An RNA structure (glmS ribozyme RNA; glmS ribozyme substrate RNA) from Thermoanaerobacter tengcongensis, in which 144 nucleotides are resolved. Released in 2007, the model rests on X-ray diffraction data to a resolution of 2.7 angstrom. It holds a match to the Rfam family "glmS glucosamine-6-phosphate activated ribozyme aptamer". For this family Rfam cites "Control of gene expression by a natural metabolite-responsive ribozyme" (Winkler et al., Nature, 2004). Rfam links the family to the GO terms regulation of gene expression and catalytic activity. It is annotated as a riboswitch. About the family: This entry contains a glucosamine-6-phosphate activated ribozyme that is found in the mRNA for GlmS. GlmS is an enzyme that uses fructose-6-phosphate and glutamine to generate glucosamine-6-phosphate. Klein et al. published it in J.Am.Chem.Soc. in 2007: "Essential Role of an Active-Site Guanine in glmS Ribozyme Catalysis". The model includes bound 2-amino-2-deoxy-6-O-phosphono-alpha-D-glucopyranose (GLP). It comes from the structure "T. tengcongensis glmS ribozyme with G40A mutation, bound to glucosamine-6-phosphate".
[PDB]
RNA sequence: GGCUUUAAGUUGACGAGAGCAGGGUUUAUCGAGACAUCGGCGGGUGCCCUGCGGUC
RNA sequence: UCCUGCGACCGUUAGAGGACUGGUAAAACCACAGGCGACUGUGGCAUAGAGCAGUCCGGGCAGGAA
RNA sequence: AAGCGCCUGGACUUAAAGCCAU
Ligand code: GLP
Numbered sequence: 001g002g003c004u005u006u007a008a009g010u011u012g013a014c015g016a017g018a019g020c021a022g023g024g025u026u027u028a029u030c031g032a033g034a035c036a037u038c039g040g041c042g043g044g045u046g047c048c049c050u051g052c053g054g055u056c
Numbered sequence: 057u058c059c060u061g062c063g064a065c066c067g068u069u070a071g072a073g074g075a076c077u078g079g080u081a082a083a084a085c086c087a088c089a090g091g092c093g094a095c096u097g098u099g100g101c102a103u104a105g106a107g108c109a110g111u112c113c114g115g116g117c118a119g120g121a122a
Numbered sequence: 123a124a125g126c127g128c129c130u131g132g133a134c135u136u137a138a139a140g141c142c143a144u
Base pairs, nucleotide, nucleotide: 002141003140004139005138006137007136008135009134010133011132014031015030016029020051021050022049023048024047025046038131039129040128041127042126052067053066054065055064056063058120059119060118061117062116073113075111076110077109078108085100086099087098088097089096090095
Other pairs, nucleotide, nucleotide, family: 009094tSS012131tHS013014cHS014082cSS015081cSS015125cHS016105tWS018045cWW026028cWH030105cSS031081tWS031104cSS032033tSS032037tWW032083tWS033084cSS033103tWS036132tSS043124tSS053070tSS055115tWS057121cWW072114tHS074112cWW079106tHS082103tWH083102tWH084101tHS091093tHS091094tHS092136cWS093135cSS106107tSS
C1' cells in the first nucleotide's frame, strides 16, 4: 500500500442564458483548465392548447 | 396604406431561418476561516459558447373602403 | 429560483475488526 464487512459521515451540475396569463407535459439553450457533472426522485424561463397582445 | 377575418411567426427590445462581428463567467487555482478527514463557507484571480449582444439578409392570403 | 433542490445505491473519508499482502 490493496480487499471485505460494520458504523458514522462527505460528495452527488461550474457558471452563462431562458419567464405575457392559465392549464397540460418532460425529450428544455450554451459552453468550461469540471469528467462520478455516474445513478435515482422532484422541479424548471422549453414545447403544447386556451385567452390576451404585437408583426407580415 | 388603412379597417375586419384567417394563417403563419413571436410575447411587448413581439420574424422563423441564414451570414458576418463581438463576447469582462464560474468552477478549476491561490488565500483566510471551519473540520481527524472526505469536504464546506467567504475573498481574490486566468479563461467560453449560445436559443446572449449587434449589423445585415429574409414578409401572406381573403373581403371591402378615391 | 432554476446546471436548480433532495438521496437510499455508487464514489469518497474516518473509526473498529477481519483478510490479503508488503
Ligand atoms: C436543468 C438543465 C436542463 C437539464 C435538467 C435535467 O434543468 N438546465 O438542460 O435537462 O437540469 O438534468 P438531468 O441530467 O438530471 O436530466